[PDB]
Context: one part of a larger RNA, bound to proteins that are not shown
RNA sequence: ACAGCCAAGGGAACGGGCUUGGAAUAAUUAGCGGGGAAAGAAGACCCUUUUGAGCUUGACUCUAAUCUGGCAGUGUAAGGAGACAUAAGAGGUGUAGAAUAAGUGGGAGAUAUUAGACCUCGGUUUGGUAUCGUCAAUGAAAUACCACUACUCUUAUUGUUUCCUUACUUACUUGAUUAAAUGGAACGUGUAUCA
RNA sequence: UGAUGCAAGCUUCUUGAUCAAAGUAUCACGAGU
RNA sequence: ACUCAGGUAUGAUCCAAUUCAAGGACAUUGCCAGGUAGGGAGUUUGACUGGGGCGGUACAUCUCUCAAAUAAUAACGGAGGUGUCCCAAGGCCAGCUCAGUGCGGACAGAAACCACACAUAGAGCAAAAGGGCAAAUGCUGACUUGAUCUCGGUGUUCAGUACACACAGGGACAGCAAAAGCUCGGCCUAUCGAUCCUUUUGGUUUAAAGAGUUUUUAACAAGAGGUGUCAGAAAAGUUACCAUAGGGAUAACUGGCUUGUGGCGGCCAAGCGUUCAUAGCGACGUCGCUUUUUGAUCCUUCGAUGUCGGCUCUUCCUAUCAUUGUGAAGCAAAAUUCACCAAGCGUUGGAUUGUUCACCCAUGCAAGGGAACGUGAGCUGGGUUUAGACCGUCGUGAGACAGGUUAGUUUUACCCUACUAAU
Numbered sequence: 001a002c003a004g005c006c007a008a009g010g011g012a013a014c015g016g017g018c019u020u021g022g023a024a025u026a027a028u029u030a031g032c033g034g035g036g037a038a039a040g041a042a043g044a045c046c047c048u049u050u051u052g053a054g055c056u057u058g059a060c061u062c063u064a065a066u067c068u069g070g071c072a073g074u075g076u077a078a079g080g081a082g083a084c085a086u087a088a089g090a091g092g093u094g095u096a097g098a099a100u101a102a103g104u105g106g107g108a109g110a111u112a113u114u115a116g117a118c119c120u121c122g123g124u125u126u127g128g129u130a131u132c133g134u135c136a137a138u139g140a141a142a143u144a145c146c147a148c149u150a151c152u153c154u155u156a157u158u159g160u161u162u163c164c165u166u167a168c169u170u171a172c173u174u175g176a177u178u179a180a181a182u183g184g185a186a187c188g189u190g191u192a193u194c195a
Numbered sequence: 196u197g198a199u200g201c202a203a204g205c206u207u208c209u210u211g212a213u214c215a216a217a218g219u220a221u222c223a224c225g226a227g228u
Numbered sequence: 229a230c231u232c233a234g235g236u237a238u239g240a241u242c243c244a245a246u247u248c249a250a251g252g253a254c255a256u257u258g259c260c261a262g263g264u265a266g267g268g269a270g271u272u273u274g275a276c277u278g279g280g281g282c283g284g285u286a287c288a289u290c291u292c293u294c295a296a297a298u299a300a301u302a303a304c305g306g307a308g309g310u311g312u313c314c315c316a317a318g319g320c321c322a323g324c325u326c327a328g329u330g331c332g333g334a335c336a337g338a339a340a341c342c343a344c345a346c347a348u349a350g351a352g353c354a355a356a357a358g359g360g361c362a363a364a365u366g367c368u369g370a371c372u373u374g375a376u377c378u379c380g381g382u383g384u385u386c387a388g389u390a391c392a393c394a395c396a397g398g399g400a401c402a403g404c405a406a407a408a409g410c411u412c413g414g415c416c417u418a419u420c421g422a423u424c425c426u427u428u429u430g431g432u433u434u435a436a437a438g439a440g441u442u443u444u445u446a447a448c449a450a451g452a453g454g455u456g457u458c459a460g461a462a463a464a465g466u467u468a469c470c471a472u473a474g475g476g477a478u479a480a481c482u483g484g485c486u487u488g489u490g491g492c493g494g495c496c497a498a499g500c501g502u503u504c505a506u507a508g509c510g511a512c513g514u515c516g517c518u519u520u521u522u523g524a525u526c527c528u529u530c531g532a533u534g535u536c537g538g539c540u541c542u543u544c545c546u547a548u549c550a551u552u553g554u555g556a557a558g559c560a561a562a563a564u565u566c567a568c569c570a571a572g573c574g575u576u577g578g579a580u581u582g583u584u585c586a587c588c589c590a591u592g593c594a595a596g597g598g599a600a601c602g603u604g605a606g607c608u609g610g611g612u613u614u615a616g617a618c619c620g621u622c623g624u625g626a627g628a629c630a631g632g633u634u635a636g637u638u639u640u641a642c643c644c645u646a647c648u649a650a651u
Base pairs, nucleotide, nucleotide: 002016005022006021007020008019009018027651028650029649030648031647034645035644036643038640039639046475047474048473051471052470053467054466055465056464059271060270061269062268063267066263067262068261069260070259071258072257075168076167077166078165079164080163081161085158089153106145111130112129113128114127115126116125117124172251173250174249175248176247182244183243184242185241189202190201193198218238220236221235226231274287283304288310289309290308291307292306293305311458312354313414314413318372319371322368323367324366326350328346329345330344332342333341352361353360355419357417358416359415376400377399378398379397381395382394383393384392389459402411403410404409425453426452427451428450429449430448434446435445436444483527484525486523488522490518493515494514495513499509500508536610537608538607539606541602544598545597549574551572553568554567555566556565557564576590577589578588616634617633618632619631620629621628622627
Other pairs, nucleotide, nucleotide, family: 001017cWW004036cWS010015tWH013484cSS013527tHS032646cWW033034cHS033641tWS046279tSS047478cWS049472cWW050461tWW057059cWH060266tHH064265tHS065264cWW073256cWW082160tWH083157tHS084158cWH085157tWH086157cWS087155cWW088154cWW089151tWH092102cSS096141cWH097137cWS098132cWS098143tHS099100tSS099143tHS101103tHS101104tHS107144tWS108134tSS109144tSS113127cWW114126cWW118123cWW132144cWS169253tWH171252tHS172255tHS177179cWS188202cWW188203tWS188204cSS191200cWW191201cWW192199cWW195197cWW196197cSS216240tHH217239tHS219237cWW220235cWW222235cWW224233cWS225232cWW227230cWW228229tWS228230cWS245246tSS265267cHS272463tHS272464cWH273465cWH275285cWW276284cWW284286tHS290356tWS291357tSS295302tHH296301tWW309418tWS311456tWS313317tWS316373tWW316375tHH319372cWS319403tSS321369cWH325364tWW326351cSS327347tHS331343cWW349351cHS349362tHS351364tWH360365tWS364366tHS374401cWH374411cWS377412cWH380396cWW385390tHS399412tWH405407tHS421455tHS421460tSS422455tWH423454tWH431447cWW431448cWW433447cWW455460cWS465626tSS467469cHS475530tHS476481tWW478530tHS479530tWH482528cWW485524cWW487489tHS487522cWW489521tWH492516cWS492517cWS497498cHS497510tWS497511tHS498510tWS500505tHS501507tHS504558tWW505510cWS534604tWH534638tWW540603cWW543600cWH546596cWW549571tWH550573cWW550594cSS552569cWW575596cWH580586cWW582611tWS591595tWH592594tHS603606cHS609638tWS615636tHS623625tHS623626tHS641643cHS
């Protein structure tokens, strides 16, 4: 669904239907609440779903807001810590040798002086002389003559700086009024001092 | 009698009231007359 | 004279504008950066499993058994193992033989240590178990790096795929050995890990595409870093406020099957029974019987079978409490006990508790036990059992509790049938 009488059996293990009996006679009225595993209702539990949702939290991963640093806006002043880049100053001892050559090499004499030469003149040169020394003195530098360098550092110069500290006002910010008396100075009177 | 530094220019016994110029000076200093 | 009049300052001093204050190169704001952050957002929260959870690992792997004489074979069957250990415990050549027992030897028992005979593995072989091994694979000594490099192929797992382990070889370089030979780790069966990415070692490398050189980056080859849920997502809870898709593939609930439990009556007598086995009981045995509980299962139902009781009301069963009829007695009477035929008539009133059994008072010569887990459109709603709330414990928490307490919606018959009465 089609239906609606039972017992037993067997069956997906509790049948209105199958099977074997019991039985089996219209149409109906009022009741009833034994059954129809009666109607509602794709089981509120339960389990599954690589289905969710609400809630939590030291779940995984994010996030507003928050705090914190940086940069921007973002200026004018002073001081301290930076005497930095810088004006400018000063230190040198190994045998030897003038030691104590910064040192180490050039050098194999410079420089100075002087008169002469010449010039308007200093001066340079020539030679004399000269503290040493190139030479010798001899070793580690061959010291004279003459140095660039630069520190031990030094004074000084207009250095940026996670500088820092104090202030400034013009940015910015808030507060106040109907944007009304701001900041000076001045007579005015008194305290007080100076004679 | 000075300068010097300060206070200092008016409202405090009371539940009133206040606005809109007075004065002042100089000009307009005249107009009408 | 006559009517009628302004303007300026002054009154109400001058100078300089910055409305005035308070901060102020900070705060606020822009952009970045660090911390913070269940306030908010998204998402996850394994599988298996005699429901699920909890346990556990049977999730990768090995050994003996199950396994039924090839091989294969299963369960959360039985007994165990593994995630390591070793520069020797790897290789190889030589030498020697072990467990133990026996007789001997100062201190010498169980004491050791030397020593001679026996000694088929009863020893040892890193470790589990199994095989295997005696001039070894064991013990000690020599010398060692083959625990190396390369190319494919085979066995297992098998889809007859990959890792991984093993094996048979070719090539090369070597070790031991007088040589033959042996060695590609561990005497054999476990001792392990993709892609992507990171990394290192290798070419005397290839590419960066307009061209040159150098850095750099990348590529190719072999290893490494690890996925144990082990052919490999990156992942916490709760919901009794709940939800959907389903499931009778799956529980709680009736029915079925089952009986450790429940309940249960014969056989044989050790006995007790003063004596006397069996009037009445009957130890150790032994055999059967019932399934309303207890479970055991998961057959039926999850597009629903209203799930405890009580109240009411039926009938049925005997596994006999009482009554009728009898038998027996350790039966004088009374009282009682045993047994047979027997379900005909009975089987109550109450206190407490929601309970069923429960025990208690009382009635009673004398107060059986059970069946549709009888019976919710019969009632009730006390128990459990939605949402509210409270304690105790537990949780960080949401919330939990086989702990307690309180309040909590009980639908429909007019159908068929059955029944009850009526034509």

This is an experimental structure of RNA (28S ribosomal RNA, nucleotides 2739 to 3523) from Drosophila melanogaster, with 651 nucleotides shown. It was solved by electron microscopy to 3.5 angstroms. Rfam match: Eukaryotic large subunit ribosomal RNA. Its Rfam clan is "LSU clan". Gene Ontology terms of the family: ribosome and structural constituent of ribosome. A reference for the family is Cannone et al. (2002), "The comparative RNA web (CRW) site: an online database of comparative sequence and structure information for ribosomal, intron, and other RNAs", BMC Bioinformatics. The 2022 paper behind the entry is "Ribosome heterogeneity in Drosophila melanogaster gonads through paralog-switching". The entry has 77 different proteins, among them 60S ribosomal protein L10a-2, Ubiquitin-60S ribosomal protein L40 and 40S ribosomal protein S2. The source organism's lineage runs through Eukaryota, Ecdysozoa, Acalyptratae, Ephydroidea and Sophophora. The sample was in a buffer at pH 7.5.